[PDB]
RNA sequence: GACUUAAGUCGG
RNA sequence: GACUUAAGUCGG
Repeated sequence: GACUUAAGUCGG
Repeated sequence: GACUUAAGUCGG
């Protein structure tokens, strides 16, 4: 730093 | 779709 899984906020 | 929190994988 990217991705994945769960939760959440915002946007659509 | 972005971000956040937790865990993980990969890369540094």
An RNA: 24 nucleotides with solved positions. It was solved by X-ray crystallography to 1.59 angstrom. Crystals were grown from: 0.05 M HEPES pH 7.0, 0.2 M Ammonium acetate, 0.15 M Magnesium acetate, 10% w/v Polyethylene glycol 6,000. The depositors describe the entry as "RNA primer non-enzymatic extension product with RNA substrate".